[PDB]
Primary citation: Gherghe et al., J.Am.Chem.Soc. (2005), "Crystal structures, reactivity and inferred acylation transition States for 2'-amine substituted RNA".
The RNA has 32 modelled nucleotides.
The structure was determined by X-ray diffraction at 2.1 angstroms resolution and released in 2005.
Ions in the entry include strontium.
Crystallisation conditions: MPD, sodium cacodylate, spermine, strontium chloride, magnesium chloride, pH 7.0, VAPOR DIFFUSION, SITTING DROP, temperature 273K.
It comes from the structure "Crystal structure of 16 base pair RNA duplex containing a C-A mismatch".

């Protein structure tokens, strides 16, 4: 630097 | 406010 898990915040959209 | 579905950012982790 690039992918993918997780999370966190923010933009969009949907449900509630 | 909550939730998911997207993307951009940052923490962790894993791969190149």
């Nucleotide at each position: 630097g690039c992918a993918g898990a997780c999370u966190u915040a923010a933009a969009u959209c949907u449900g509630c």